Shown are 528 nucleotides from a PDB entry: RNA (16S mitochondrial rRNA, nucleotides 2704 to 3231) from Homo sapiens. Released in 2022, the model rests on electron microscopy data to a resolution of 2.21 A. Entry title: Human mitochondrial ribosome at 2.2 A resolution (bound to partly built tRNAs and mRNA). Rfam match: Bacterial large subunit ribosomal RNA. Keywords: ribosome, mitochondrial translation, tRNA, mRNA, 2Fe-2S clusters, polyamines, rRNA modifications, post-translation modifications, cryo EM. Lineage of the source: Eukaryota > Vertebrata > Gnathostomata > Homininae > Homo. The sample was in a buffer at pH 7.5. Among the 82 different proteins in the entry, which are not shown, are MRPS21 isoform 1, Coiled-coil-helix-coiled-coil-helix domain-containing protein 1, Aurora kinase A-interacting protein and Growth arrest and DNA damage-inducible proteins-interacting protein 1. The 2024 paper behind the entry is "Mitoribosome structure with cofactors and modifications reveals mechanism of ligand binding and interactions with L1 stalk".
Context: one part of a larger RNA, bound to proteins that are not shown
Parts: sequence; structure tokens; C1' cells
RNA sequence: AUAACACAGCAAGACGAGAAGACCCUAUGGAGCUUUAAUUUAUUAAUGCAAACAGUACCUAACAAACCCACAGGUCCUAAACUACCAAACCUGCAUUAAAAAUUUCGGUUGGGGCGACCUCGGAGCAGAACCCAACCUCCGAGCAGUACAUGCUAAGACUUCACCAGUCAAAGCGAACUACUAUACUCAAUUGAUCCAAUAACUUGACCAACGGAACAAGUUACCCUAGGGAUAACAGCGCAAUCCUAUUCUAGAGUCCAUAUCAACAAUAGGGUUUACGACCUCGAUGUUGGAUCAGGACAUCCCGAUGGUGCAGCCGCUAUUAAAGGUUCGUUUGUUCAACGAUUAAAGUCCUACGUGAUCUGAGUUCAGACCGGAGUAAUCCAGGUCGGUUUCUAUCUACUUUCAAAUUCCUCCCUGUACGAAAGGACAAGAGAAAUAAGGCCUACUUCACAAAGCGCCUUCCCCCGUAAAUGAUAUCAUCUCAACUUAGUAUUAUACCCACACCCACCCAAGAACAGGGUUUGU
Repeated sequence: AUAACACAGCAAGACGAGAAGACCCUAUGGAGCUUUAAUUUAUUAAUGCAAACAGUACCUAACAAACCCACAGGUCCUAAACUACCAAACCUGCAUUAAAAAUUUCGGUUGGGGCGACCUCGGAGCAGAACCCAACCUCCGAGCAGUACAUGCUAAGACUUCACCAGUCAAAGCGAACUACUAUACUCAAUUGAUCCAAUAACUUGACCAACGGAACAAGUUACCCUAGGGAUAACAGCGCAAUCCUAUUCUAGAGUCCAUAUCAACAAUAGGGUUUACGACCUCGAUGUUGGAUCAGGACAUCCCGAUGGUGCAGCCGCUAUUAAAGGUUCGUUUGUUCAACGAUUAAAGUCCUACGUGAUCUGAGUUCAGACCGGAGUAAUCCAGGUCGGUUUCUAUCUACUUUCAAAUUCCUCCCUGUACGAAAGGACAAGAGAAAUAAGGCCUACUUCACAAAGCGCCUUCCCCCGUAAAUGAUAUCAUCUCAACUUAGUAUUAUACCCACACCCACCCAAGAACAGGGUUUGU
């Protein structure tokens, strides 16, 4: 605020319906693609060897120096030893190198992810006094070195990094040392690595396994993407916050010829605003649709124009500044997707903001931000970039809420006049009153014009009416002057906003209509 219930419209809300978000992150969840990721060569091809398979050939650099011998040649001073090549293809086995492929993976932390940084150990602060105590908190270090060579053996009782693992200290005893050695578990803060496995006769040794409780050995890319989830976690909006941003006041250095306060303003101070850029990660990822524009606008006033006032370095005309005022108004264009910005031409003025940076179940789709493509750049490649460039599907029949005549007082510019007056040295040049003519807005209308033609329309015509409070002045006390008074009081100075509109109703079956979706309404004394 509110009796009850239909019909027709509308799209502001029901974080409206539809699809377990496709963006983002997460999962020791997938898949496509690339590769100098790991693993492999079974397969294919080449080559080598073996396997298999026939045979052809087997090796010549004296020399008399002397002597012999008719020659041809011989004796001495060597006249030994000794085998090489070698079967083409096919097939099979074993290797090697390629090709082409296969299998599998692509860590974590993280004020979202990525990038950067970080990942184990010790000391100090935070953590002041038993113990413990975090942050991508504040600082400094460690990944050894040196001396021993009984840093030999063994064993009560204890400590312990919040578990376990591991780690730490030790009486007595054995054996040593020892009657000079702060000698007995070395100095030292950390100075480090499990299991398996490997090496080794044994003893014992082996990883920056540093992602340091360590998988035996695996990288990229995806916008061609997929699934499971997450508002546990980003992008939009809200919310929190107010560094940043905006405003006001306080202070009185400085500027303003002099002069702080006409105007402007440093160093600072005190408040307010919630429009920016950030920060946070609280609602929503079984979806809260993401720029600008169109349409319609609701609101704030920190006022751009119009009204009323104070101050002025306000003569006037123009301005500057402040108080008050949110009724009314606040243009059209060129380029750009633009919001902006620049520019053209106007205007009384072309206000600042909020409304999920109002509004896509009303529209738009140029941009942005899927799948195609090009250029420059990056990359071995897949592919990629705050880059640029061309192209690229915008669903919804309204159940509910809300709403569908806040009926009817109007604003502004210009022209004339005042007036070439007030003002002023001049130049320049008002206000008030008065008159006229327009624009816009609101509400109607059709005589003409125009679109048209029993009518609906605009490009046509007609009508349109009150106030605005900031201050400026009297009288006059507290305070015997003065004082406009959160003194009593007087005036500028105010509307019960005026009035206007609406207002009588079972003839009503039916017909007509300037009334109308249906219903309703008007007429029928116009029901052959």
C1' cells in the first nucleotide's frame, strides 16, 4: 500500500527459459600435431659376416776370383724353406647404418595461471622469559677443511626437529693411553642422500638421485580440440578498500605595481565523495551474454544555459569568483568500430555523473574474442604474438511481478522600442517597462495546401495561464549609542497552487456508428 476475478498490450525484474561455461584454472583425466623428449628397430632397405654353393691355378733376376770343360756349360763361396687365389644371385641366422614408424611423458610452490623466482641443510630476528610457531617475511651462511690413526670394542640410562625414517649424548666395563698433555665419543654450526641394484675375495665404495623421503630411463604444441570438475581460481558486473583520483575547509609563505584572502597559491593539516587505475577473491563457471551505437530514458547537483543574490583589480559592454536554484533546456556534420580526440558550421547552452561503465527475452554486430587466410616477427618444427589485415549463424509462443492518459498553469531566442539614452576622455555601449515575431515542447484539428479522398495524415493549421528565499532594508533589546533578530518584531515575501475537466442511466433482441481487439460506449422519433 491492499475487496474479488477476466481479456488485450509491454519487456524493467523474476540474477527469466534453453546447453552439467566452449573463456580461465585444476586432474600424477584424454586426444591431434611437431620434434636434435625418453625408449625401440620387431618391420622395410642397404652393407658386413656366417650359412649354402663350384672349382681354376701352384712361381724365375745368374755371371768363373781360381779351376775344369772341344761345345753347351760345370767345381768352389749355399742349389734352403715356402702355396696362392677362390663360387654371382635367392633364402636363413647374427650384426651395423638408414628409412619409415611405434609406445609413453611433459614436476610442484604460486594472493588465478603464465613469466620471473623458489624447492635440501645451519645461525639470527619476527617468537623479549620452558618447548613449539607461518608468509614469494627480514638478514647471514652450508654442499668443506684440518688434525688423529684405539675417530678400537662393548654397554646402564636418556635426548630427539612435533609421525615414521633418520639424528644426538653417554656412566660402568674390555683393551689402550697414562704418573708434563683443560689426556677418555677429535676441532668444527650446516659441511648432506633411503631402498633396490652394481662393483668387490673380503673390508668396503657408488647419484648437484639439488624437484635434495630420491619413479631405473620421457620434451614441445593445440585457436581443430575433448572429458571431469571449480565461483575452492582469473576475465565482465556487484561488493570491500580509497593508495591513486575528485571536492571542501584550515594554515598565510608566495604571486597579484602596493596589497595573503578581487583572483591564484607552496610546505603542510582536517574532512568528505565512491565517477578512474589498481588491490582483495566474498555471490555467480548444471552460464549473472562481454565495446560503441539505436530506442526509451529514472535519478544526483559538485549548474553548461535560463532565474535570484554577495564580492571584484565590477565605469559601461564583456568577464572572474562565491551563495541560491534540478521546474525547463542542453545542435547538426567530415574522418575513426570507437568511448574519446581533431576539425567544419551553429547555439541562450552544446554540463559533470549514477543507474549490472542504465537498457541485446527491444534492435544493431563495425570492433573485440573460435574454426579459413596474408604480412612482419619468434620457433628446428607443430605452432605462436597486447601487432596489423580480409572473412566469419545474435534463439525464445510471456506463467508471475511491474507498467500501459502523473486529465488541464511553458520555456527560450530574436526584432523593434527604450537609445545612440544611463555609463565613459574617447572608443564602445546597457538594464527595467512596452510592443512584435519566432523556435521547441505539450494538447488538439482538416478550411485550404500537401500525402490523399465518405477518411487517415504533415510538410499544414489552432491553443498554451502561478510562485521559488540567496539576500536587501526599517524599528529595537540583551550591551540605555549601535545592531535586518537562531531577540520580541516590520517590509521586499509567496499560493489551503488557482481555477479548469469529469458528474443524470436494466429501451437495448436487433441495426448503424466519427466508439471499438473482445467487452464497453453513442445513435435508432433512422426496426422494409